Shown are 164 nucleotides from a PDB entry: RNA (gRNA) with a sequence from a Deltaproteobacteria bacterium, together with DNA. Liu et al. published it in Nature in 2019: "CasX enzymes comprise a distinct family of RNA-guided genome editors". The PDB entry is titled "CasX ternary complex with 30bp target DNA". It was solved together with CasX. The structure was determined by electron microscopy at 3.7 angstroms resolution and released in 2019.
[PDB]
Context: bound to proteins that are not shown
RNA sequence: GGCGCGUUUA
RNA sequence: UUACUUUGGAGCCAGUCCCAGCGACUAUGUCGUAUGGACGAAGCGCUUAUUUAUCGG
RNA sequence: CCGAUAAGUAAAACGCAUCAAAGUCCUGCAGCAGAAAAUCAAA
DNA sequence: TTTGATTTTCTGCTGCAGGATGAAATCCCG
DNA sequence: CGGGATTTCATCCTGCAGCATCCC
Numbered sequence: 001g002g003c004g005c006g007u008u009u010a
Numbered sequence: 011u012u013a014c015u016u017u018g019g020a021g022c023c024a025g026u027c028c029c030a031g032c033g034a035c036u037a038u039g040u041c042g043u044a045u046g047g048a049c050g051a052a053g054c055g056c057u058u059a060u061u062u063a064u065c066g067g
Numbered sequence: 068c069c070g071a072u073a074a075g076u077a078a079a080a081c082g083c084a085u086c087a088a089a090g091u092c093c094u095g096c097a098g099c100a101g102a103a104a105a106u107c108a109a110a
Numbered sequence: 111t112t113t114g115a116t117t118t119t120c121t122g123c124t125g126c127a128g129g130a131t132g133a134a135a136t137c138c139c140g
Numbered sequence: 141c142g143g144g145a146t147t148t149c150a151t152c153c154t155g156c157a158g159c160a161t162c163c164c
Base pairs, nucleotide, nucleotide: 001023002022003021014090015089016088017087025049026048028047029046030045031043032042033041034040035039053083054082055081057078058077059076060075061074062073064071065070066069092129093128094127095126096125097124098123099122100121101120102119103118104117105116106115107114108113109112110111131150132149133148134147135146136145137144138143139142140141
Other pairs, nucleotide, nucleotide, family: 004020cWW005020cWW005085tWW006018tWW006086tWS007087cWH008088cWH009089cWH018086cWW023051cSS063072cWW064072cWW
């Protein structure tokens, strides 16, 4: 550098 | 109440001279370098239907 | 005729690696800055 | 070796300037 | 004779403020 999950941001 | 645009942390891959670039020359080309295209690489684990092989009658 | 195993395929849910923050836009220009490439010169 | 000064083509980011329209009054047509 | 599409119109803010700061 490329590819994907995605949680908190009352 | 949601799925947007982003910035961080964490996970997995970063190779092949096929065309080019660039470098050295034994130079109208040969050898190197992954610089760009084009190709392929891109979580793990617990279930269930399968397929290959071992094995228990 | 099954059944446990190393490996692949195909499907849905689930857990781990894996955790924190932010948002005020549009239209229009200009100004700076980046990038090579020419021409004239300077140290 | 690198930078002055003109010039040709693109780009991005900031810095300004407009803004963030509802209420009322006519008027046509079935 | 109202429903709905056009067509005009019009608003508001004061607040004062001194020669480096950034970086090379």